[PDB]
RNA sequence: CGCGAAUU
RNA sequence: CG
RNA sequence: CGCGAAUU
RNA sequence: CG
Repeated sequence: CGCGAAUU
Repeated sequence: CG
Repeated sequence: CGCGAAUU
Repeated sequence: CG
C1' cells in the first nucleotide's frame, strides 16, 4: 500500500 | 454523511 | 442498509 | 490476509 471484516 |  | 474515513 |  491493497483486500474483505470489526470498531468509532 | 446518505 | 449504502458510502468514504479512522481504529483494531 | 496479500
Solved structure of RNA, 20 nucleotides shown. The entry is indexed under RNA, 2'-fluoro-RNA, phosphorodithioate RNA, PS2-RNA. Crystals were grown from: sodium cacodylate, pH 6.0, 40 mM sodium chloride, 10 mM magnesium chloride, 6 mM spermine tetrahydrochloride, and 5% v/v MPD. The depositors describe the entry as "Crystal Structure of 2'-Fluoro-RNA bearing a phosphorodithioate". Method: X-ray crystallography, resolution 1.2 angstroms. The entry became public in 2016.